Notes: Entry title: Structure of complete, activated transcription complex Pol II-DSIF-PAF-SPT6 uncovers allosteric elongation activation by RTF1. Shown are 106 nucleotides from a PDB entry: RNA, together with DNA. The entry has 21 different proteins, among them Parafibromin, Uncharacterized protein and Transcription elongation factor SPT5. The reconstruction used 446,195 particles.
[PDB]
Context: bound to proteins that are not shown
RNA sequence: UAACCGGAGAGGGAACCCACU
DNA sequence: GCTCCCAGCTCCCTGCTGGCTCCGAGTGGGTTCTGCCGCTCTCAATGG
DNA sequence: CCATTGAGAGCGGC
DNA sequence: GGAGCCAGCAGGGAGCTGGGAGC
Numbered sequence: 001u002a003a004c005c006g007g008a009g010a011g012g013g014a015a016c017c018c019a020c021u
Numbered sequence: 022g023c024t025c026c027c028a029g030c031t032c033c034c035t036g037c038t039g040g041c042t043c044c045g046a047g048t049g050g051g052t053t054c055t056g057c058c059g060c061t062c063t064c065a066a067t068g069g
Numbered sequence: 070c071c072a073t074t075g076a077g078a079g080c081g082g083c
Numbered sequence: 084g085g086a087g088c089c090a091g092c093a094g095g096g097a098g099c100t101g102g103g104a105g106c
């Protein structure tokens, strides 16, 4: 006689066939 | 004019039919389906 | 600078 | 699609009251 960073639950609706116990 | 008879009237109930509601729990997956035409207002390309 | 108008796009209809 | 309650209606008697019947 010194040393760099900071943001987060998102998202969905109606109808039909097939199948399982 | 008096008392009393009777059908028409008045309301009563009884019976058929139309209208309305319901029809087991749960589960998985799937595929299809958010109106379509068209007539006026606006933009900024492009004619003089 | 001037300008009728295809094209873009949106709402009134069925 | 099918089965079962209430609403609406129509067809149907009891019995009252005005007008006739006999006084």
Base pairs, nucleotide, nucleotide: 015053017050018049019048020047021046022106023105024104026102027101028100029099030098031097032096033095034094035093036092037091038090039089040088041087042086043085044084057082058081059080060079061078062077063076064075
The 2020 paper behind the entry is "Structure of complete Pol II-DSIF-PAF-SPT6 transcription complex reveals RTF1 allosteric activation". Released in 2020, the model rests on cryo-electron microscopy data to a resolution of 3.1 A.